[PDB]
Molecule: Fragment of 16S rRNA (h44)
Organism: Thermus thermophilus
RNA sequence: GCCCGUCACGCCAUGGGAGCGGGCUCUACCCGAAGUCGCCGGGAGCCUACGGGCAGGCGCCGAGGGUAGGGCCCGUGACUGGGGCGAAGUCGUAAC
Numbered sequence: 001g002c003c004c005g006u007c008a009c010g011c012c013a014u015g016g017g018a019g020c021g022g023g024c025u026c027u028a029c030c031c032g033a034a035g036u037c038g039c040c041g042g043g044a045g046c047c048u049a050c051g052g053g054c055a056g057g058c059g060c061c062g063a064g065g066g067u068a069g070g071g072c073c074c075g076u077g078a079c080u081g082g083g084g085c086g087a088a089g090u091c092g093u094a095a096c
Base pairs, nucleotide, nucleotide: 001096004092005091007089009086010085011084012083014081015080016079019076020075021074022073023072024071025070026069027068028067029066030065031064035061037059038058039057045054046053047052
């Protein structure tokens, strides 16, 4: 000459954080429209050219809705952790 790290001050992003908010999804069971299909159409109805059809009844599937318990991501949070950068603040001298 150079140069290190703590400390102080200012600005920025960011991790952790009792948590709080929202989005996506998965599983399960409960209700379950329309509609197709499958039975039935009985001791009830409608039509007949007596075979049969419709109405209506029951069931499976079922959008969604409810309850429950998971998964994945985003935001935000007292405080807390470090990090970046910022002409002339502090302490010492690690390195060449």